Solved structure of RNA (16S ribosomal RNA, nucleotides 3 to 917) from Acinetobacter baumannii, 888 nucleotides shown. Rfam match: Bacterial small subunit ribosomal RNA. The family has 99 seed sequences and 42,628 matches in Rfam 15.1. On this family, see Cannone et al., BMC Bioinformatics 2002: "The comparative RNA web (CRW) site: an online database of comparative sequence and structure information for ribosomal, intron, and other RNAs". It comes from the structure "Acinetobacter baumannii ribosome-tigecycline complex - 30S subunit body". NCBI's taxonomy places the organism under Bacteria, Pseudomonadati, Pseudomonadota, Moraxellaceae, Acinetobacter calcoaceticus/baumannii complex. Primary citation: Nicholson et al., Structure (2020), "Structure of the 70S Ribosome from the Human Pathogen Acinetobacter baumannii in Complex with Clinically Relevant Antibiotics". Among the 13 different proteins in the entry, which are not shown, are 30S ribosomal protein S12, 30S ribosomal protein S15 and 30S ribosomal protein S21. The entry is indexed under antibiotic, tigecycline, translation, ribosome. Released in 2020, the model rests on electron microscopy data to a resolution of 2.7 A. The sample was in a buffer at pH 7.5.
Context: one part of a larger RNA, bound to proteins that are not shown
Order: sequence, then C1' cells, then structure tokens
RNA sequence: UAACUGAAGAGUUUGAUCAUGGCUCAGAUUGAACGCUGGCGGCAGGCUUAACACAUGCAAGUCGAGCGGGGGAAG
RNA sequence: CGGACCUAGCGGCGGACGGGUGAGUAAUGCUUAGGAAUCUGCCUAUUAGUGGGGGACAACAUCUCGAAAGGGAUGCUAAUACCGCAUACGUCCUACGGGAGAAAGCAGGG
RNA sequence: CCUUGCGCUAAUAGAUGAGCCUAAGUCGGAUUAGCUAGUUGGUGGGGUAAAGGCCUACCAAGGCGACGAUCUGUAGCGGGUCUGAGAGGAUGAUCCGCCACACUGGGACUGAGACACGGCCCAGACUCCUACGGGAGGCAGCAGUGGGGAAUAUUGGACAAUGGGGGGAACCCUGAUCCAGCCAUGCCGCGUGUGUGAAGAAGGCCUUAUGGUUGUAAAGCACUUUAAGCGAGGAGGAGGCUACUUUAGUUAAUACCUAGAGAUAGUGGACGUUACUCGCAGAAUAAGCACCGGCUAACUCUGUGCCAGCAGCCGCGGUAAUACAGAGGGUGCGAGCGUUAAUCGGAUUUACUGGGCGUAAAGCGUGCGUAGGCGGCUUAUUAAGUCGGAUGUGAAAUCCCCGAGCUUAACUUGGGAAUUGCAUUCGAUACUGGUGAGCUAGAGUAUGGGAGAGGAUGGUAGAAUUCCAGGUGUAGCGGUGAAAUGCGUAGAGAUCUGGAGGAAUACCGAUGGCGAAGGCAGCCAUCUGGCCUAAUACUGACGCUGAGGUACGAAAGCAUGGGGAGCAAACAGGAUUAGAUACCCUGGUAGUCCAUGCCGUAAACGAUGUCUACUAGCCGUUGGGGCC
RNA sequence: GGCUUUAGUGGCGCAGCUAACGCGAUAAGUAGACCGCCUGGGGAGUACGGUCGCAAGACUAAAACUCAAAUGAAU
Repeated sequence: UAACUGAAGAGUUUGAUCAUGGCUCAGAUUGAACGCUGGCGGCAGGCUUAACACAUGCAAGUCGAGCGGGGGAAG
Repeated sequence: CGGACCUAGCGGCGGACGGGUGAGUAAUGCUUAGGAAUCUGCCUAUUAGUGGGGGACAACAUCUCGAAAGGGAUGCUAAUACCGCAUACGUCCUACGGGAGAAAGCAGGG
Repeated sequence: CCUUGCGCUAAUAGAUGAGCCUAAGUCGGAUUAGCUAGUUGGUGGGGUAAAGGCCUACCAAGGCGACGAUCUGUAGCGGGUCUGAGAGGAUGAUCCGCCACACUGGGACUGAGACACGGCCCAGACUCCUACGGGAGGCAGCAGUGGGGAAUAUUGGACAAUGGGGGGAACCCUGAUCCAGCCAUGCCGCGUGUGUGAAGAAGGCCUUAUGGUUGUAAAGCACUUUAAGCGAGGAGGAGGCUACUUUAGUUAAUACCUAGAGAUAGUGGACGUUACUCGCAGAAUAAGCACCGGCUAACUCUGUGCCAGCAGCCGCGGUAAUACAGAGGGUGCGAGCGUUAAUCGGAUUUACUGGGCGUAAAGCGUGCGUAGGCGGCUUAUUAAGUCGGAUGUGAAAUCCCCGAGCUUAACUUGGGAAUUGCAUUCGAUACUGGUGAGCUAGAGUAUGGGAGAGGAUGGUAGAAUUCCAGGUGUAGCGGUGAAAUGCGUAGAGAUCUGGAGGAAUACCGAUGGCGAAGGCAGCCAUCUGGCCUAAUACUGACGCUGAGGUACGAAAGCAUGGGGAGCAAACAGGAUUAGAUACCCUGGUAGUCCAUGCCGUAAACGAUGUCUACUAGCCGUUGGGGCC
Repeated sequence: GGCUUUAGUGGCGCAGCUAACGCGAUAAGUAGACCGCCUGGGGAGUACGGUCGCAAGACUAAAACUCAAAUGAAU
C1' cells in the first nucleotide's frame, strides 16, 4: 500500500433467406477407471461398491510412595 | 538370617479420550442468534478440617465340581476397600426457634 | 514428636466440559388434506442435576393444518469444494466443527461423566470348541483375507518429536502420531544433452524423373555433467535430563522439597546411506500419445471399392477417398497422451441480475368473487420496512492481498482483508407501512331524458311447404351431366275451394344494434337487467386484480313426457365407378321443436386476459350533448 | 345542412414496435398492477390414480421409448 479486473462462439431444418427452437461441439474440474507408453524428485491423495463375512498379530493401561500375601538373584 | 528386585489378588486412577464409519436421521439433528431452571473428576484460587472405633472380603490354606469355561464349600486375612460414632467456617431442610450431614492415610528428611 | 510434600473431607467462584429452552432457517412429492386423544391446557402428587405431559389422577376441552399439517421417497449437517463475469448451479472425499452409530433389538449398571466400539445382562441370527452337560465370539481400530466391484496400498518402524493415560519419580503404555513401503492417482520441478556442422551424404517419401522433402536433421569435430550410478564428508528436527557448585525460599534446620542461575562432562533420532556439500567416470542410464474434411492447429501417396471400415455433430466409403487401413510429412501436448463417466459452463435453453405468449410452444370459453398482491391527493405523528453509526458475534483452516521460508515451484507459514449474516443499541424520516385528521380528479348514489334482435312469460299475424276432402282436367310428372329408382289411367302433376298441422319469421337489414361471453330478428302486452346522456346534489378511496371457489356457457349428445310440417345422421333403393361402405338422385328413422333436467365441450377466435395513464393525422358510421 | 364533444363500431396511416407479415388511441406503441400459461417434435392431452357424469365422456395429468429436427414468415 495492496486484498481487485470482469462476460467470445460454431455446426445442424431450406433451392436460398430471416426467425424460432432443440440437439451437438470447443473450457474448467475428478478420491476417477480403462487403452498405449513410461526416467527421477518434492508434496499430497489412495474401497466412492457389500453398515458383506472375517484367519492371524497388534490398537488401554498403569501405580509396590494404598494393601496383604507370595516368589526368587545377589548377600 | 535377611535387604534390593519382581507381581497373581484387592484398591486407586484411566478405560466416556484418542481411533473408525455415515446405516439411521427431513428434525430431540445441524447452522445462526439468544436464554434458565442445571450439573461438572482432573486444574486454579479461597476458606474449615483430617478425631476415634468396628465388622468384613479377595488373595492364601484345605477340600471339591467340570472336558473345558467357570464355580463351590470350610476356615484366615490387610488396606487410602466398607460402615457406624464424634466434631462442622461454610453446606442442606426449616414452621426461622431449630434440626441434619464428612474424611485416610502414605512418603522424604530431622 | 516437628516439618515438608502427595493425598482425603466439606464449601465457594473461576475455568473447562456437558444437559436443557426459544426464534429463524435447512430436498422432493397434493396423482399425500385433514391430523392429534397424554393429544392441548390446568391443578394435586411423583419424578429429574435441572425447566417441562417427563409420569400420573382428576378437571377442562383443546392443539396442529393450503404461510402445507399428516403421510410418503430421498438424505448425516456445517465451515467448505467445483464451476461461473457475477447472480446462481452442482457438491459435502481428504482437513476442522457438530451429530448418529458399533453384528440386530431391548435394558440397565458403575462412574464426575456412558445407556459404554476392543464393558455387562437378556433375547436373536451366524461362526467355533465340546467328553453332549455346557462353553466362546463380534476389524464401520491398524495391517490383512475372502467376496463384491470398472476400481483403491504393507499382516513395516519407533515412541526420537507432538500429544494422551498411569506414576512422586524412574519409567511403562499408546496401529494416536511421527515415519517408511506400494500406486504417473493428482499437482509442481527437473532430466533425457550443448555448439558448430552442406557433399544439403545415404535411406525413406513424393515427383513432371530433373528434382523437391525429411534436413543442421544426421554423420563429423568440439565441449558439459544436472538427475540417476560410485566415493567422502554432513546439518537440523533435542527442548531437556543426569551428575558439579551455588541463590531464594519454606522450616529446629544451611535438612527434605520447590523454584533460579553458572560451567564441566555424560547421555538422548525411528526416519537414516537424512537433506545438503564436495569429488570420479562417461553422452554416457532415460519419449511417447493423440490428431491432420469443416467446426479445429496440421496433407499427400498407396491399398480398398456403399465392402472393410470411420464417426462428437455434419457426415465419409459405389475405382484418382486430403474423412477407411498403411506409409511419408506435418500439428498439438509431453512422462505423459487419449477414451469413458460425472458436474458446472457455453445455455438469456427456467431469463432475480436476464426470456416469452396475434401467426413460431404459450391468454383460462366468459364473468363474479375468497385468501393474497398492489393501490388517489394533503397533513400530523410513529418509526415497523428502509438508511447510517456503534457494540457483540460471524472458530481455525480454506479463498484473496502484502511478505516469510523451503535452490524455484508446488508446499509451509506471519499479518491483514473478507465472512456481504444475525443480534443489541443510538440516530435520520424522503419513500413504503401503521395511526389520526382532512380533500375530491378514481369508485359509487339520487333525480330528467334516450336508443336497443338484452332476458323471461303469454298471446297473436301473414307468406310458404306438407297432408287431407272436394271441383275442373288428362297423360305424364319428377329428377340428372345423362339417367334410373320413384309417383301416375285406382286419374298424378297443373289449377281452384275448404281444412288440418308443425316449424321458421321475406322485405326492413346496415364492417347496423344489444349482450360478460355463449348468443339475440315478425307484431303485442306483462315482469325484468344493463348501457348512454344533461345538470345539480351527495358519499368520501368505498379501488384494481384475483390462486382456490362459484355462476353462466354453441352444436351434437343424454334422461323423462309431449309434439313432429320441412330438413335429415343411420339406413334402403337408383346411379356413377375398376371398386364406391362416398360425392349426385329418390325415399327415410333418430335428431332438429316444447316442458323439465344433465352434459360442460368448440377454429367457445380479434387464434390478442383484466384494469389504468399517455402518444401525428385523415375518412366513414351508430346513440346522445352543445353551438352556428 | 355545418363545427365541436362524448360513448361505441369500421377504413387508412406518422412515430414507435415487429422475424416478417403486420399493429398502429378498439396497439401488437410507451409504462404500471394483478392473474393465467410456455420451455424441441412425437409418445400424449394418452396411461395410471382421483374428482365429476345416467352414459357419452370431461377435468387433473405422466413415463419409458424415439428422432435431429418439427415449426413461423417471407423469397
């Protein structure tokens, strides 16, 4: 001292025209998926479906300075 | 013979947090803005205290049921576990006179 | 025994945290309109930490609904996100807040707090163990498995940091977290070399066969070493704790315990071969995808022959295909590039910003009116809308702006701006609203006239058609494009006389009239509606429009009872015709008419909703007024 | 007979408006108030539900599916 700055159109109905009116296209976006291709890094993100069923391990303990008992290493 | 150490029990505190999900929910939800009639461990201040008793129950020991899980019985136990009694600045109920109600010890050094 | 702590008890008020209450917002659906009986209120009692039908007994009857009650489909909600010029529209992954849930349905206990994800009890399914008696279990925690699916990761490390629980501490726990793995899933960054180099080599492709093009591209010569590889160093993420001396306290006390300093060493990093730095080597380890007819940047050949195929739309392809397939060339992006899916956009294609309705889709058939919307002029007041200020609040993050750290950028981060809202309070009164008072230009009322197929009822007239009776009279009539069916010798048709009956009202008659519209036509009476027009008086905004709702509403049709001349759906016959379920002809029943009801539709049209004000003229006509 | 003024009903036409045709004080002009209605063509003013009706039917009123037009005015 800033905290604002912002808006494009095309094709397609007809022998041609203007209009109306739908359809379609060019942008941005994504927790995407798929095809072909693939060097690295930094940051993020990663069951959107079956709140379907769950093998296995781990996710909540600690205090002997609350209290009896115990147990045993060294002495 | 003991001192250090460890811990199944009982008793504290924690486990109501943190973590997951979006099924239910169209309003006891959520958002915004306001309110009373409320509680609130741990934390901070501030006061008044912490006096004295008792009966138990696990563990433990002994036996027993059951395949197990889990239990039972008989005795024995300590405590900051439990329950009386006493004493209350304030607290509660009052009909405003009065009435009522707690707690527990442990550790370190002299 | 004294002192310290750490506890325990009873209170208070602060914090935190939670419960309760109010208002306002929060998706559709009316092809969901009525709902509620502890329901709405009161009282006594009970119950809660706490207000309360929270519960109860009695009493009273209420309460909620078209400003959408009840029912019903869908759905966690917000900060935000994407898109958009905005206004909007879609959305609610990751991060933060709130809620709900924990295998399904109930219940409570214990606690300061739970009706408790890894607690209990009871019911259920399902799985598992069993010696048949009984027992056990709950990944929507982190990994992982099967399944489903288009599709989504490791059965990793450490508590070093930040937290959390316990403990006096030491320390222990922590799939929170911090890190690591996997995946182009996204964003951002870098690389895959850099100069020179014409004989414009060779090869490919096109070619007019000379050339053109690939193309400075390549070779060739000269350099460079990012990142990856290999070697050396190497922060920071660690503040601290432990020992060593003291000061301050508390207190018999310099003990003990708290705090505070000072230097002296021990320690203490999962990540981690960390980032980073510095050396070595060698162009060495590193480019693809889509497209090329138009939209839309970029074109030729060969193969093919409406085939094979392409395709977002238009469309291409049937023998020179810039559109198919391949090649050469080229364009666009680039560790990516395409396709599918989805949302906004373009789409002013739901139009608030910001559209329409004579003929393109779109004015209800026409009125009347309920809720509602909107309403003349003057004045006083109020201050609800509206405007301005102040004060709370509008979490952080995100977005935006300055600037700060990562080699840059993504990314991280300081401060603002914003959050356009809501609340409270103060002020201003032009406009809108309220209230009071007025006014008369809108609206209405009274009194004289006028025009009128306005309506309803009941009479009546004349013409004509049909039929009947009679007279005259005799052979056709009728009908068509031509005919025929038909009617006639039982006497038709023509003409005259009398009668019966029903329906409609020539002329006038008129882009004439009246009516809300539909509509309304001889003449007369009776009952009745509106309009026009002149003055004077009166009321004093009494208005406009109206969703729902109601009234009327052609013809055809329908019901009940009449009537029935003409016309005439259906139907019959004759024609025509290829046929003729038609058009033409001869007949003909419903219907057309009346009474009383229904129906509720029309090109119900000016294809033009109602009301108001304003904006050049000219020429008609209808009903009035005024003047010459 | 003429001039004017009102309430209707007609023919032209300036401005303006309109895609054009046209409208043009009886606006389709300029504005305001309230209401009704439209949102491509077809399927379809149809089905289903409902209300009403003696019935014929009316009214309210979709979707699947399908096409890339259908339409107005003028040349």